Context: bound to proteins that are not shown
RNA sequence: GCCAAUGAGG
RNA sequence: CCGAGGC
Repeated sequence: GCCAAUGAGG
Repeated sequence: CCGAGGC
C1' cells in the first nucleotide's frame, strides 16, 4: 500500500 | 466457535 469488526482468518 | 489481523 490493499483488504478488513457491514467481520480479520484459524 | 475464537475474536484483529491477513499480505

Entry title: Crystal structure of the spliceosomal 15.5kD protein bound to a U4 snRNA fragment. An RNA structure with a sequence from Homo sapiens, in which 17 nucleotides are resolved. Crystallisation conditions: pH 7.60. Method: X-ray diffraction, resolution 2.9 A. The entry became public in 2001. The entry is indexed under RNA-BINDING PROTEIN, SPLICING, RNA RECOGNITION MOTIF, U4 SNRNA, RNA BINDING PROTEIN.